Released in 2020, the model rests on solution NMR data. An RNA with a sequence from Hepatitis B virus: 61 nucleotides with solved positions. Rfam match: HBV RNA encapsidation signal epsilon. Clan: Hepadnavirus_epsilon clan. On this family, see LeBlanc et al., J Biomol Struct Dyn 2021: "Structural insights of the conserved 'priming loop' of hepatitis B virus pre-genomic RNA". It is annotated as a cis-regulatory element. Rfam's curators write: The HBV RNA encapsidation signal epsilon (HBV_epsilon) is an element essential for HBV virus replication. Primary citation: LeBlanc et al., J.Biomol.Struct.Dyn. (2021), "Structural insights of the conserved 'priming loop' of hepatitis B virus pre-genomic RNA".
[PDB]
RNA sequence: GGUUCAUGUCCUACUGUUCAAGCCUCCAAGCUGUGCCUUGGGUGGCUUUGGGGCAUGGACC
Numbered sequence: 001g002g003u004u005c006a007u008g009u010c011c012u013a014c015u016g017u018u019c020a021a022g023c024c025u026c027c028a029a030g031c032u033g034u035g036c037c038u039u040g041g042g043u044g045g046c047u048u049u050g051g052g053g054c055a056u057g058g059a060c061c
Base pairs, nucleotide, nucleotide: 001061002060003059004058005057006056007055008054009053010052011051012050021047022046023045024044025042026041027040028039029038030037031035
């Protein structure tokens, strides 16, 4: 010098997690005023964790 993190605040995405959840395929069970449902399970597969402004601190290179 630079980078990153952490905290606070605002904006944005919605999913806002401690990183998992949801969905897809199959199976299983349950329910209702009849859901383009819900939960669980399996080897598998998929989406997405970010950006900017301001203040503060540590750290990494």